Shown are 30 nucleotides from a PDB entry: RNA with a sequence from Homo sapiens. Entry title: Cryo-EM structure of human ADAR1 in complex with dsRNA derived from human GLI1 gene. Primary citation: Deng et al., Mol.Cell (2025), "Biochemical profiling and structural basis of ADAR1-mediated RNA editing". It was solved by cryo-EM to 3.01 angstroms.

Context: bound to proteins that are not shown
RNA sequence: GAGCCCCCC
RNA sequence: GCUUC
RNA sequence: UGGAAGCUAAAGGGCU
Numbered sequence: 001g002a003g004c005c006c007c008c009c
Numbered sequence: 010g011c012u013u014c
Numbered sequence: 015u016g017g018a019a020g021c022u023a024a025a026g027g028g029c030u
Stems, first nucleotide, its partner, number of pairs: 002030004007026001011020004
Other pairs, nucleotide, nucleotide, family: 008025cWW010021cWW
């Protein structure tokens, strides 16, 4: 710096 | 905070 | 009444 998903609105 | 079953 | 699905763009996290 890139990509993915795990949660509250 | 909104649409559809 | 209930539940389910989808969108909204911000705030923290994890993986390679």